[PDB]
RNA sequence: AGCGCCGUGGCGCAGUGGAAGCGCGCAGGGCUCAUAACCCUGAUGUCCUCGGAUCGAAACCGAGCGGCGCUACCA
Numbered sequence: 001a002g003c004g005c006c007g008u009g010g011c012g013c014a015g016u017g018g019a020a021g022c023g024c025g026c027a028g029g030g031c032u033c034a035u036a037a038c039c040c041u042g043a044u045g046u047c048c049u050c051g052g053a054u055c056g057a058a059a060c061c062g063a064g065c066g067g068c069g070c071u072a073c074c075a
Base pairs, nucleotide, nucleotide: 001071002070003069004068005067006066007065010024011023012022013021018055026042027041028040029039030038048064049063050062051061052060
Other pairs, nucleotide, nucleotide, family: 008014tWH008020tWS009010cHS009022tHH015047tWW017054tWS017056tWS019056tWS019058tHS021045tWH025043cWW031037cWH035036tSS053057tWH054056tHS057059tHS
C1' cells in the first nucleotide's frame, strides 16, 4: 500500500426503519435455615465523526477516523 472484519453503558455485546437494551459489574433493599443462588429496583450512553437518501434509523448510501488480522514475488 491492498483486502476483510469490527467501532453501541465502566467492561464484553444484541440490535432486519416507528429507533435504546442483554450478560457482568456498581448502588441500595428482598424473601430460603445462608449464601458463593435467585428476585428487585435504581444510576450510567456524543450508539466512532461529517455529509446524503428516507415522512422518518443507530440500521441504508458516501472525506473520513481508530482498531485487529491477513496479502504470491516466481516469472

YEAST INITIATOR TRNA from Saccharomyces cerevisiae: 75 nucleotides with solved positions. It holds a match to the Rfam family "tRNA". About the family: Transfer RNA (tRNA) molecules are approximately 80 nucleotides in length. Their secondary structure includes four short double-helical elements and three loops (D, anti-codon, and T loops). Further hydrogen bonds mediate the characteristic L-shaped molecular structure. tRNAs have two regions of fundamental functional importance: the anti-codon, which is responsible for specific mRNA codon recognition, and the 3' end, to which the tRNAs corresponding amino acid is attached (by aminoacyl-tRNA synthetases). tRNAs cope with the degeneracy of the genetic code in two manners: having more than one tRNA (with a specific anti-codon) for a particular amino acid; and 'wobble' base-pairing, i.e. permitting non-standard base-pairing at the 3rd anti-codon position. Rfam classes the family as a transfer RNA. The depositors describe the entry as "YEAST INITIATOR TRNA". Method: X-ray diffraction, resolution 3 angstrom. The entry became public in 1997. The organism belongs to Saccharomyces, within Eukaryota. Keywords: AMINO ACID TRANSPORT, TRANSFER RIBONUCLEIC ACID, T-RNA. Crystals were grown from: pH 6.00, VAPOR DIFFUSION, temperature 301.00K.